The PDB entry is titled "Cryo-EM structure of Cas12g binary complex".
Solved structure of RNA with a sequence from a metagenome, 109 nucleotides shown.
It was solved together with CRISPR-Cas.
The sample was in a buffer at pH 7.5.

[PDB]
Context: bound to proteins that are not shown
RNA sequence: GAUGCUUACUUAGUCAUCUGGUUGGCAAACCUCCGCGGACCUUCGGGACCAAUGGAGAGGAACCCAGCCGAGAAGCAUCGAGCCGGUA
RNA sequence: UACCGGCUCUGACACCA
RNA sequence: GUGA
Numbered sequence: 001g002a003u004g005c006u007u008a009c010u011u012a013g014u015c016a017u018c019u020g021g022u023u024g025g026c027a028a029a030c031c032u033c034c035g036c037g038g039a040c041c042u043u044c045g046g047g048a049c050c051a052a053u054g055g056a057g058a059g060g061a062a063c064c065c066a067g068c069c070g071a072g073a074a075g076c077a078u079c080g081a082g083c084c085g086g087u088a
Numbered sequence: 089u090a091c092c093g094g095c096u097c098u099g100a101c102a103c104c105a
Numbered sequence: 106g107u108g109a
Base pairs, nucleotide, nucleotide: 001079002078004076005075006074007073009072010071011070013101014100015099020069021068022067023066024065025064031057032056033055037050038049040047041046081096082095083094084093085092086091087090088089
């Protein structure tokens, strides 16, 4: 090299016509409103940020999670290309 | 001349978040 | 460093 199996794995380093394509979502995570309270800047109009052993709500477009398929990661098996050794 | 045993055997790049 |  080509082929096959398995994997509580990867597909969010990138490139190689490449966050792979697709189906949905109890928990959960993610997310939207408020801020116990702070705090930077400021043209004082606000911009930007952290935040409770804390309050609800909601979307699966997005984020998040999960399933499937394709793909590659490894562990092993088979054969081929090339290198060496001895025996016969 | 065969066999067994071992090896090179499987892309490029990049990694001060 | 400044800045598109």